[PDB]
Molecule: K10 TLS RNA
Organism: Drosophila melanogaster
Order: sequence, then C1' cells, then structure tokens
RNA sequence: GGCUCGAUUGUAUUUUUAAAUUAAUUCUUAAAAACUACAAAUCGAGCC
Repeated sequence: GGCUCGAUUGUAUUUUUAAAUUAAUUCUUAAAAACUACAAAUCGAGCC
C1' cells in the first nucleotide's frame, strides 16, 4: 500500500385480529409480528 472477514442502513413483502358497514360471506380502515425478498453503500481488525 492493499487483501480478507463480519457487520451496518434503504426499499417492498407476509401473517393475525378488530373495527365501520352490508341482504350478505358486504365494503374499507386499523392493530401486532416476522426477514419476508431485492440492491446501494461503509467501518473495525489480522496477514502479505
């Protein structure tokens, strides 16, 4: 000089239940949880 290794953050998803309302099994909103997928970028440390 730099390699090599893990991590960090964006996006969109999926399940479960209440409401409001309907002929309804109606219609829409809300409430909690999971990496649930894609890609951008960056630090700490050991070797040559």